[PDB]
Context: one part of a larger RNA, bound to proteins that are not shown
RNA sequence: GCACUACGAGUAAAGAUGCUCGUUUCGCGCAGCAGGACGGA
RNA sequence: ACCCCGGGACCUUUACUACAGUUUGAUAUUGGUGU
RNA sequence: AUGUCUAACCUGGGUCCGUGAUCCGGAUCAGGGACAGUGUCUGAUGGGUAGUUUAACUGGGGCGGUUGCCUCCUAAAGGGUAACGGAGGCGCCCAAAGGUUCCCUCAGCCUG
RNA sequence: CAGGUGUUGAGUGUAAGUGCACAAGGGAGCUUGACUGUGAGACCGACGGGUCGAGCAGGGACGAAAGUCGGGACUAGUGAUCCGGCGGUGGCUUGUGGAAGCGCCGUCGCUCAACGGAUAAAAGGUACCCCGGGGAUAACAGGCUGAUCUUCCCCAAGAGUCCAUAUCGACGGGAUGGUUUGGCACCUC
RNA sequence: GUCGGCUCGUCGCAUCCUGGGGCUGGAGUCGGUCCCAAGGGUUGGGCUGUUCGCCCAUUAAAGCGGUACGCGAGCUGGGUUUAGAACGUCGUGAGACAGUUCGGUCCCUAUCCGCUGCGCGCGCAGGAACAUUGAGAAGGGCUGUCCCUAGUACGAGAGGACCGGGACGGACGAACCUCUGGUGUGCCAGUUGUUCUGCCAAGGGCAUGGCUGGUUGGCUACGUUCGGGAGGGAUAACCGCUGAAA
RNA sequence: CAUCUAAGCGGGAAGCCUGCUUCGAGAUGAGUGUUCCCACC
RNA sequence: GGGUAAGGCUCCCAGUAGACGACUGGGUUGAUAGGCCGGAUAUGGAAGCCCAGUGAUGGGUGGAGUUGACCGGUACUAA
RNA sequence: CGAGGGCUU
Repeated sequence: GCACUACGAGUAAAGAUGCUCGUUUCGCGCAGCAGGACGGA
Repeated sequence: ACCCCGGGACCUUUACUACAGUUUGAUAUUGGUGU
Repeated sequence: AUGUCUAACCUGGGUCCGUGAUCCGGAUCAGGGACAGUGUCUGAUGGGUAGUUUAACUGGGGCGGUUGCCUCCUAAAGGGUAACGGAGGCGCCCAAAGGUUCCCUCAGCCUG
Repeated sequence: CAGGUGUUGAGUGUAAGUGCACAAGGGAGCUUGACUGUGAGACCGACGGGUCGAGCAGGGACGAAAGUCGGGACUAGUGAUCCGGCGGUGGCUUGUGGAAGCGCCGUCGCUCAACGGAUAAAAGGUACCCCGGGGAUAACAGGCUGAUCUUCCCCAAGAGUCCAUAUCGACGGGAUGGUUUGGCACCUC
Repeated sequence: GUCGGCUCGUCGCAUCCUGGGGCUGGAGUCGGUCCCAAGGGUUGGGCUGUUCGCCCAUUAAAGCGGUACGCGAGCUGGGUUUAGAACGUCGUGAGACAGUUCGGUCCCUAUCCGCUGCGCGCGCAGGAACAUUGAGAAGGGCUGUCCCUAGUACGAGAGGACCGGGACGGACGAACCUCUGGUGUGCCAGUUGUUCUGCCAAGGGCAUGGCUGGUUGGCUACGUUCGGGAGGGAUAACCGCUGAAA
Repeated sequence: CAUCUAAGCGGGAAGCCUGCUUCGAGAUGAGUGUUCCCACC
Repeated sequence: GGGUAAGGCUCCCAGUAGACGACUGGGUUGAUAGGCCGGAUAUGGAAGCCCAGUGAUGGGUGGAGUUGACCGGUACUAA
Repeated sequence: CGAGGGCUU
C1' cells in the first nucleotide's frame, strides 16, 4: 500500500488478521464500549 | 518528549584573540619672559 | 621641574546688532590660558561588545582511566593477530660501562 | 686469608626475554673506528619510513700475524614537515662591480606527551533552548541470561529430657520460576 | 508520559477462609507440619502521592502473583521529566543537585478485528400454524451465630467434643411495587413581585415547576418475596477386602 | 510369610459430570410431533 | 412465467414492547386507544349567594370543587 | 406475497 481483515498454542527483526498445526465461523446492516490494529494528530 | 552523535544559537568567566570606551606620555595646533 | 604675561585657543560669563529669535554668527567688556580640546604615534585597563575553541576511546553518555616506544603471556610449535585482557619498563647512562691485544673463571657449600 | 668441592644455579649499568662459561662475565697494556666517501645484495611496513649489510678507497687504533674496529650482548632512551638560529663553503637572481639576500654542507631550537605532529594563539552553562540524524545508542516496556532473588530438593553435625527427621536444621551440593537488584543492547527515536 | 487510585475483568496455585486427609513432642477446645483441593469468598477506616509499611474496629478470611510491573482512543493527575520562585550545598559566574519546597493545558465524530444487543436475506426439495427434543453454551456454587444432642465422651480440674437435627442472620443476585421510603415539568392548595383579562369578585403569563406544603400511576431501594441446596455417577490425597511375583 | 496392586473389588472432597435457571436445530448433521391446505393453468 | 388454497405480509389504533426495525393485542363479527358516564386515588372545604365582623377574616350551603396514568361499563370519535 | 411433492434402492 492492499482486501471476501477470526481465535488458541507456536515460529519469526525475539510484541502476527496475512506464516505452521489445530479450533470456530451462513451473507448484509443498525445502536452502543473502547481490548488490539506498536490506532490518528 | 527524554538519551547520544553533528551543527546552530544565546549566556557566563581569572579560556584565546581583537575592538569600543576610560586613561598615560611625546608631538602639531603653541607664543613671550623669569627661577 | 616651576612661576609670570598675552596674542593663539576656550568660556553652556555679562551687554549690543543681524532680529520679532534661549539656535547661529559678529561686536564689546569680563575671565581662563599656551593649560584644556582636537589630529598622529604610544604604554596601561578593557566580558561593555564581537568572532570562535572547549580531543578521542568508552559494553549508552558523564566520572574515573588511557593515548608514543621496549620485553613477556593471551597468540592455537613460521610471521601476524583483538578487548577499559594478564605482568613490567622507557623519555637514560658510560670519555669508559667504546676499540683492540693479552690473561682469568663464578655463585653456593665444607674445613682451618 | 688458605685449602677441597663446585659447568653454570653468579654476573651481564638499566624491565623482561633470547643469549653469553669458547665467554658477551672478571683484570691489565695501548688507544679514540663514539671515523670521512660509498652500499653488492636483502628483511619489515599501505605509505612516510625502520633494520642488517659484504666488498672498495682515504686516513688511523690495536696485534708479530691472521684479523677486528663505521659506539655499547641484542631489542626501548624519542618527534615528520614548515619557520628560524649558529659554523663552513663559494653556487647564484634583475644594467654592470660590490653588497644585501638566497643556495649547499654540518648542526641547534617543539613533555607538538592527544607523541603521523588541525591554529603561533582557546575554558564553561542552557530546565530558555533550536535544527538534522540514530533503536548504529541510553531511561520505561518485550526478548536472551539467571550473578542476585524466590520456591523446592540431596546429605545430616546437632537442638529437641531419650530420639537427626513431631518440629528446626549448621558445613556443603542440585534444580525449578523470572514475580526483585542486575548483565546484553536484539524490535520500536 | 514510569507510579499510585477508581472501573472492569481474566488466568496460575506456590491456598488466607471454607471442603477432604496423613503424622503429631495430637488427653479435649485450639494448634504445628505436610498431602489433596482454585467452586465461591477474601470488610471498612487514620497517616503518607504513595506501592509498601504501622495502627484502629471487625471478620470464616482480610492470600501471593501473571496479564506492556493488565487496564489514561476508560476517568483522575496527588509524586515524577519543562518553562516561575525560594531554602541548604556546590560553582568566581552563567548555572547544578536519586536534596527540599509553593504553582503548573491530559486532544480524537470508531474504518477493520473484538465485545454487548437488535434486525434484513437466504437456506433447511410441497406450502403453512402451533408446541417442543437437546448437541452445545452461559448463570449459580460464599458463609456465620445460637439451641438440642450434652455440661455428655476427654481431663487433676479448669475447661470441653465428634457425629446428627433445628432457629435467625452477613454479603451477593433475581423478580416485583401489597407495605415503607425516593422522584413527580401530571394533579391539588397556600403565598411574594409585576403584568394582563375594563373595574369588584374570580383567574391567566413570567419569575429554576417563581417559592412552599402534599402527592395516585410509572421508574425505583432504603422496601417485599425468593435463590445458593439436597440427591445420583466417577474421582484427588487418603483409608481398606482378597492376593501373587517371593 | 508380607504386601491397598502387579488381575480384580469398595469407601473417599465446597473440586469433575449430572441435578437447578436461561439461550439453544444456521446442530448446513438445518431434528421431532398435532393440525390445515390439495394435485391448477 | 401466471392466478390461487391453508397461512401470511403491508396499512391503521395501541402496549403487555420499543433507539429504529422488531415482539404482543385489536381492526366495525369491534371495548385497541381517546372521549363520556361512574368508581378507587390525590389534595382538602371550590364559584355564587347568605350570615357575623368597622376590617383583615370567619361560619353555612357541602368530605364541597378540581382531578392524570389504576378499575368497570358505553361505539360518541379513529381502527 | 404464498404449494402442485426430483431421482435410486
Released in 2025, the model rests on cryo-EM data to a resolution of 3.13 angstrom. An RNA structure (23S rRNA, nucleotides 2238 to 3113) from Streptomyces fradiae ATCC 10745 = DSM 40063, in which 752 nucleotides are resolved. The entry has 28 different proteins, among them Large ribosomal subunit protein uL15, Large ribosomal subunit protein bL36 and Large ribosomal subunit protein bL28. The entry is indexed under Streptomyces, ribosome, 50S, ribosome-targeting antibiotics. The 2025 paper behind the entry is "Extensive natural variation in bacterial ribosomal drug-binding sites". The PDB entry is titled "Structure of the 50S ribosomal subunit from the antibiotic-producing bacterium Streptomyces fradiae". The sample was in a buffer at pH 7.5. An Rfam search finds the family "Bacterial large subunit ribosomal RNA" in it.